[PDB]
RNA sequence: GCGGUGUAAAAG
RNA sequence: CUUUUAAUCUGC
Numbered sequence: 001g002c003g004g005u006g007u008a009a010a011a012g
Numbered sequence: 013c014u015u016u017u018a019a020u021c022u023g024c
Stems, first nucleotide, its partner, number of pairs: 001024004007018006
Other pairs, nucleotide, nucleotide, family: 006019cWW
């Protein structure tokens, strides 16, 4: 650097 | 509540 999960957030 | 977005983490 890239992918992704958990998650944060915005909105309704 | 849901999407989306994102930081991070990790792999390499």